Solved structure of RNA with a sequence from Salmonella enterica subsp. enterica serovar Typhimurium, together with DNA, 73 nucleotides shown. It comes from the structure "CryoEM structure of E.coli his pause elongation complex".
Context: bound to proteins that are not shown
RNA sequence: CCUGA
RNA sequence: UCAGGCGAUGUGUGCU
DNA sequence: TCTGAATCTCTTCCAGCACACATCAGGACG
DNA sequence: CGTCCT
DNA sequence: TCGGAAGAGATTCAGA
Numbered sequence: 001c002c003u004g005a
Numbered sequence: 006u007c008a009g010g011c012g013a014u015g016u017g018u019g020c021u
Numbered sequence: 022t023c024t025g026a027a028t029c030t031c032t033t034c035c036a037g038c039a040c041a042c043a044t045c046a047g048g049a050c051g
Numbered sequence: 052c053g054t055c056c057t
Numbered sequence: 058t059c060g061g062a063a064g065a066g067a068t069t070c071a072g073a
Base pairs, nucleotide, nucleotide: 001010002009003008004007005006012045013044014043015042016041017040018039019038020037021036023072024071025070026069027068029066030065031064032063033062034061035060046057047056048055049054050053051052
């Protein structure tokens, strides 16, 4: 930094 | 106010 | 005896991007 | 398996 | 076990 609560 | 993800070699193929 | 000029030996790099696939310390004693 | 042996 | 050249360390050489 991303993907789900 | 949370949990989990993050490689280095060769070898081959193909574009330009 | 002895030193420069030709001769023999180790090092490297080779354009730029994509994909796919195999492989990652195993064997055996404790 | 725990630990290790080239 | 099929490359081209420059760089640096061994090997002859001839005249003194």
Ions in the entry include magnesium and zinc. Method: cryo-EM, resolution 3.8 angstroms. The entry became public in 2018. Kang et al. published it in Mol. Cell in 2018: "RNA Polymerase Accommodates a Pause RNA Hairpin by Global Conformational Rearrangements that Prolong Pausing".